Record summary
Keywords: Bacteriophage, Virus, Virion, VIRUS-RNA complex. The RNA (Genomic RNA, nucleotides 3399 to 4217) from Escherichia virus Qbeta has 819 modelled nucleotides.
Context: one part of a larger RNA
C1' cells in the first nucleotide's frame, strides 16, 4: 500500500411530442407461401392501433463548477516624524567637524494581485444499473362456507417495501490504560464465652506387659533338646525350666502447647517512627560429669662421650702378615652407669573446652501491648470558609542625552473551565486559586491476596582483591637487673570504602496485552419525556459485537549498463615532391644625400628595374597510420530490481480416492466323523488361505485418581470421575379443545425476596449481585417429623412393643436422563 469477507451507502417524477429495431395483444386488411380439416394450422413484408421499447422538452428537489462587482486578503512605494549600524569621501593630524548611499522604526496612502471570505446579478454542469421471491393491494375464475375465518389456489398482478447481483463510498476510532483483585465484611492480634478435635512432652493414685541384667534355685535320657564318646548302654559338653532383686515400656488419671468454630470483648487506629510493660532467645560467671592440650614428676626404650675395646706411621727388622719396639694422633661398638637428648607408660598441680537441670551480672535480640510517660515525620476525601473573572503582548515616555535594567500610572490585541437559560452578549450550578474548622481517608473495613507480553531501572541477595581503624596475640636494642627508664617491630581480627555477581525474590519504568466513557449494529419492558396518533409506534435506557490475507526457491513481465569487437560522422598529427600567387628587406644598377669634386658608405624606393634573404597561404601525386567526442546497430559473455499469469517440489486449511488395522457381514478348500465301493457324499464348533460389501465419533469448562510419551522438573495425550455451561429428551403445568372416560392442538417453566445500573426525577423489566428452599417448634442458633437420593452395615434363633417391625451414615425438598 494493495487484497479481501461483513457492514452500511447513491436520483429524481413529470407536460407534451417523435420513432420503432424485438418481442406480444391488433377486433385490424393489402400483398407471397406450404397447407389439414364434419370449410383449419402456420411464413414474411406492406399500413396503422396497443403493451413495451427508444428519442427531445419541462421543471421542481438535490449537488458541483466559472466571471462582474457591493465587501474583504495579498504585493509594491523618490517622505522622514527619535534612536542607531555600516559604506564612502571633504576636511583634519600627538585627533576634530562637514556631506552622500545603504540599514531601521512610525503615518498617510495609493497603482497591481487574489476571490481567504462572504453577498448580489449572471453562466456553466449532473442527478447508479437491474432480473429474480415475499408481501398491504384486486378482479376473473380453482374450495370453503356448517360463519366473525373469511381462507387459501388461477391468472392481469395492476402500485408499494423488503430481499437478490452488478457498479460507485468506510470499515474502527476515540479515550484511558501495568493490572487482577479482597462480587467479602465494617477490622487485623489475644481474654472470653462455650462446641469440636488433632500431635505432643510433664506427673501420678495406680493397672498391666516386655525386653535386658544381676541373684537364687532347677533337669540326664530328664523340663527342653543338641555336641563328643559309645555297638550299646550310656557317659563329658552346649543348652531351659522355676524364684528373687535391678530396668524399659504399654493402659489410666491429671498440668499443658497448639488448632476449627459462633455470640462477646481484650489491644493505636489514616501509615511510618525508639523506648519502659509484659512473653521467649544470647554472652560471661556460680555449681556439678568428660575429655585434650601445656608444665612438672615416676616410669620403661635408643641415644653426644666416657669406663672397655679398635684402626692408623717418620724409621724397620719383620722371607710376609708390617700388630706397631725409642712417640702420637684418630676411632666402628654403648657391657655398667653418669651430666643431657628424645620415645612410650602412670600421677599430678595449674591452665583449658565439653554435657548437664542448678542460680547470679546481664547488653542484645524475636514476639503482643508503642496502648501507654515520654513524642515526632508527609498525603488524600467528606464537609466548613476566605478569594471574592485573571493572565498574556505591546505602545506612551514623562524619572534620564541614549540605551544594559525599573516600576508607576491604563489604547489597542489575544486566551480566560465546562454546563443550563436567555437567544449574540450576558444570567445561574458546579468546578477555578487560599485557610483549610472539624471528621475520614494512605492498596476501601492496620487492607490483603495475585499476574501476564518486549525491554529496562532499582532495593535485595551474594563473592573479596586492596585500604583505614576497634581489639587480641607476639618480638628486639641501649643503661640496667627482688629491672626499671625507653624506643622499634610483626600477626589476626571488628567495621567499614570500595570492586565486583544478579534483578533469580521483591519492587519501578517505558511499551505490549486485558479493561476501558461514547460513538455504529443485533436481541429486549414498562414506567418519565417527546411526534404523531395515542394502538401508542419510535426514540429516553437495558444485554452483545466491533475484521482478516501479505508461508517456503524458482522459469514466470519489465526496465536498466557499462566491457569488447565494429561504423555513420566530427576533429587533429602525419613523411616526401611539385605547383599558384603576396609584403619586407638590401643594392651591385639607378632615384634621393653628406663626408664628398674625382676616388665609394650608408636613409629610402614599384620615379624605372635585375640581383641575396625570409615567412607563411591554397592545391596535387604514394602513402602511412595515431587519438578526442553522438549515436546506435550484428554480435561477445553480461549484473540488478519489482509482481503479477500459471506452474514445479516441501508444508499447510480444505474435500475426494485408496492401502489396510480392527468390528461386522458372508461365501470356496481342509481341518471332523461317519458313511459309501477301492466311485464319492453329508456335516456340524469354528479356525488356515482367498474373495462380497459398511465401518470406526467423549459435545465444550473446570476439579481429582489413574495408564502412556515427554523429560531437571514442568507438561501432554487418553482414561475413571465431582461439578460447572451448550443443546436434546423424559416427565413438565397450564390452557386450548375433541366424545366420558382418555386422544389431539398449543404456550411453559425452578422460583421469591433484598441491592447495584432504570429513565431530568420515582418505579423500574433485562443483567448482576446475595440468601430462600417440605410442615411444627425461639425465629436466635438450631431441634423434631415426612417424603424422596444415594451409600455402608448383613442383621434369625429366647425383642421390645402406651410405635409395628433389617440397622446405620450421606445428601435434596421441580425433577430425573445423555451427546
Nucleotide at each position: 500500500g494493495a487484497c479481501u469477507c461483513g457492514u452500511c451507502u447513491g436520483a429524481g417524477g413529470u407536460c407534451a411530442c417523435u420513432g420503432u429495431u424485438u418481442a406480444c395483444g391488433g377486433a385490424g386488411a393489402c400483398g407471397a407461401u406450404a397447407u389439414u380439416a364434419u370449410u383449419u394450422u402456420a411464413c414474411c413484408g406492406u399500413c396503422c392501433u396497443g403493451u413495451g421499447c427508444a428519442g427531445u422538452c419541462c421543471c421542481u428537489g438535490c449537488c458541483c463548477u466559472c466571471c462582474g462587482g457591493g465587501a474583504a486578503g495579498u504585493u509594491u512605494u523618490u517622505a522622514a516624524g527619535u534612536a542607531u549600524g555600516u559604506u564612502g569621501g571633504u576636511u583634519u593630524u600627538a585627533c576634530g567637524a562637514c556631506c552622500a548611499a545603504u540599514a531601521c522604526u512610525a503615518a498617510a496612502a495609493a497603482g497591481a494581485c487574489u476571490u481567504u471570505u462572504u453577498c448580489c446579478g449572471a453562466g456553466g454542469g449532473g442527478c447508479c444499473g437491474u432480473u429474480c421471491a415475499g408481501a398491504g393491494a384486486g378482479u376473473c375464475g380453482u374450495g370453503c362456507g356448517g360463519c366473525a375465518a373469511g381462507c387459501a389456489c388461477u391468472a392481469c398482478u395492476a402500485u408499494u417495501c423488503u430481499g437478490g447481483c452488478g457498479u460507485a463510498g468506510a470499515u474502527g476510532u476515540u479515550a484511558c490504560u501495568c493490572c487482577c483483585u479482597u462480587u467479602u465484611a465494617c477490622a487485623u492480634a489475644c481474654g472470653u464465652c462455650a462446641c469440636c478435635g488433632u500431635a505432643u512432652a510433664g506427673u501420678g493414685a495406680g493397672u498391666c506387659c516386655u525386653g535386658c541384667c544381676g541373684a537364687u534355685u532347677u533337669a540326664a535320657u530328664a523340663c527342653u533338646g543338641g555336641u563328643u564318646u559309645u555297638g550299646a548302654a550310656u557317659a563329658a559338653c552346649c543348652u531351659a525350666u522355676a524364684u528373687c532383686g535391678g530396668u524399659g515400656g504399654g493402659c489410666c488419671a491429671c498440668a499443658a502447647u497448639u488448632g476449627a468454630c459462633g455470640g462477646c470483648g481484650u489491644a493505636u487506629g489514616g501509615g511510618a517512627u525508639c523506648c519502659u510493660a509484659g512473653g521467649g532467645c544470647c554472652c560471661a560467671u556460680u555449681c556439678u560429669g568428660u575429655g585434650u592440650a601445656c608444665c612438672u614428676c615416676a616410669a620403661g626404650u635408643a641415644u653426644c662421650g666416657u669406663a672397655a675395646g679398635u684402626u692408623g706411621c717418620u724409621g724397620c727388622c719383620u722371607a710376609a702378615a708390617c700388630a706397631g719396639c725409642u712417640g702420637c694422633a684418630a676411632c666402628g661398638u654403648a657391657a655398667u652407669a653418669c651430666u643431657a637428648u628424645a620415645c612410650c607408660u602412670g600421677a599430678u598441680g595449674g591452665u583449658u573446652a565439653c554435657g548437664g537441670u542448678g542460680a547470679u551480672g546481664g547488653u542484645g535480640c524475636c514476639c503482643u501491648c508503642g496502648u501507654c510517660g515520654g513524642a515526632u515525620c508527609g498525603g488524600u476525601c467528606c464537609u466548613a470558609a476566605u478569594c471574592a473573572a485573571u493572565c498574556c503582548u505591546u505602545u506612551c515616555g514623562c524619572g534620564a542625552a541614549a540605551a544594559a535594567c525599573c516600576g508607576c500610572g491604563g489604547g489597542u490585541g489575544g486566551a480566560u473551565c465546562c454546563g443550563g437559560u436567555a437567544c449574540g452578549u450576558a444570567c445561574c450550578g458546579g468546578u477555578g486559586a487560599u485557610u483549610a474548622c472539624g471528621g475520614a481517608c494512605c492498596a476501601u473495613a492496620c487492607a490483603a491476596g495475585g499476574g501476564a507480553c518486549c525491554g529496562a531501572g532499582a532495593g535485595c541477595g551474594c563473592g573479596c582483591u586492596g585500604a583505614g581503624u576497634u581489639g587480641g596475640g607476639g618480638u628486639c636494642g641501649u643503661a640496667u637487673c627482688u629491672c626499671u627508664a625507653c624506643g622499634a617491630c610483626c600477626u589476626c581480627u571488628u567495621c567499614u570504602c570500595g570492586c565486583g555477581u544478579u534483578g533469580u525474590c521483591u519492587c519501578u519504568c517505558g511499551g505490549a496485552a486485558a479493561g476501558u466513557a461514547a460513538c455504529g449494529a443485533u436481541g429486549g419492558g414498562u414506567u418519565g419525556c417527546c411526534u404523531c396518533u395515542u394502538a401508542g409506534g419510535g426514540g429516553u435506557c437495558c444485554a452483545u459485537c466491533g475484521g482478516g490475507u501479505u508461508g517456503c526457491g524458482a522459469u514466470u513481465c519489465u526496465g536498466c549498463g557499462g566491457a569488447u569487437c565494429u561504423a555513420u560522422u566530427u576533429g587533429c598529427c602525419a613523411u616526401c615532391g611539385a605547383u599558384c600567387a603576396g609584403c619586407u628587406u638590401a643594392u651591385c644598377u639607378g632615384u634621393a644625400g653628406g663626408a664628398g669634386u674625382a676616388a665609394u658608405c650608408c636613409u629610402a624606393c614599384g620615379a624605372a628595374g635585375a640581383u641575396a634573404a625570409g615567412c607563411a597561404g591554397g592545391u596535387c601525386u604514394a602513402c602511412c597510420g595515431g587519438c578526442a567526442a553522438a549515436u546506435u546497430c550484428g554480435a561477445u559473455a553480461u549484473a540488478c530490481a519489482g509482481u503479477a499469469u500459471a506452474u514445479c517440489g516441501c508444508g499447510u486449511g480444505c474435500a475426494g480416492u485408496a492401502g489396510c488395522c480392527g468390528u461386522g457381514u458372508u461365501c470356496u478348500g481342509g481341518c471332523a466323523c461317519c458313511c459309501u465301493a477301492c466311485g464319492g457324499g453329508g456335516u456340524c464348533u469354528u479356525c488356515c488361505a482367498g474373495g462380497g460389501c459398511a465401518c470406526g465419533a467423549a459435545g465444550g469448562u473446570u476439579g481429582c485418581g489413574u495408564c502412556u510419551c515427554u523429560a531437571c522438573a514442568c507438561g501432554a495425550g487418553g482414561c475413571g470421575u465431582a461439578a460447572c455451561c451448550u443443546g436434546g429428551g423424559a416427565g413438565g403445568g397450564c390452557g386450548c379443545c375433541a366424545a366420558u372416560a382418555u386422544g389431539g392442538c398449543g404456550c411453559c417453566u425452578a422460583a421469591u425476596u433484598g441491592u447495584g445500573a432504570a429513565u431530568a426525577a420515582a418505579u423500574u423489566a433485562u443483567c448482576a449481585c446475595a440468601a430462600u428452599u417440605a410442615c411444627u417448634c425461639u425465629u436466635a442458633c438450631g431441634a423434631g417429623u415426612g417424603a424422596g437420593a444415594g451409600g455402608g452395615g448383613g442383621a434369625u434363633c429366647u425383642g421390645c412393643u402406651u410405635u409395628g417391625c433389617c440397622c446405620u451414615c450421606u445428601c435434596u425438598c421441580c425433577u430425573c436422563c445423555c451427546a

Background
Protein in the same entry: Maturation protein A2 and Capsid protein. The PDB entry is titled "The complete model of phage Qbeta virion". The structure was determined by electron microscopy at 4.6 A resolution and released in 2022.